[PDB]
Record summary: An RNA structure (tRNA) from Caenorhabditis elegans, in which 76 nucleotides are resolved. The source organism's lineage runs through Eukaryota, Chromadorea, Rhabditina, Rhabditomorpha and Caenorhabditis. Primary citation: Sehgal et al., Rna (2024), "High-resolution reconstruction of a C. elegans ribosome sheds light on evolutionary dynamics and tissue specificity". Rfam match: tRNA. Rfam links the family to the GO term triplet codon-amino acid adaptor activity. A reference for the family is Hou (1993), "The tertiary structure of tRNA and the development of the genetic code", Trends Biochem Sci. Its Rfam clan is "tRNA clan". Rfam describes the family as follows. Transfer RNA (tRNA) molecules are approximately 80 nucleotides in length. Entry title: High-resolution C. elegans 80S ribosome structure - class 1. The entry is indexed under Caenorhabditis elegans, ribosome, high-resolution single-particle analysis, endogenous purified 80S ribosome. It was solved by cryo-EM to 2.63 angstroms.

RNA sequence: GCCUCGAUAGCUCAGUUGGGAGAGCGUACGACUGAAGAUCGUAAGGUCACCAGUUCGAUCCUGGUUCGGGGCACCA
Numbered sequence: 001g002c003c004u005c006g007a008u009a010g011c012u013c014a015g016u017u018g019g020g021a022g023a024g025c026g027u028a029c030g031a032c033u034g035a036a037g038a039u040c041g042u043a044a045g046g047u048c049a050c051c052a053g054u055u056c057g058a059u060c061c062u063g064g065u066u067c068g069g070g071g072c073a074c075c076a
Stems, first nucleotide, its partner, number of pairs: 001072007010025004019056001027043005049065005
Other pairs, nucleotide, nucleotide, family: 008014tWH008021tWS009011cHS009023tHH010045cHS014021tWS015020tWS015048tWW016059tWW016060tWS018055tWS018057tWS020021cWS022046tWH024045tHS033035tHS054058tWH055057tHS
């Protein structure tokens, strides 16, 4: 280079005809206790990698940029 695949919260993963961004860890607080650890509840964590487009309406669909991951790539 070509076939591609994926990019979501500090980290790890769900999710959609396209019509809500969820879960866990982590963080703050409260309950508990003589005081802690652990355990519970709340608060929570997001430009849905970026841009352009198609749509009444896109995180999801199409194209491009970046980042990466798996494969393919004389010959006699």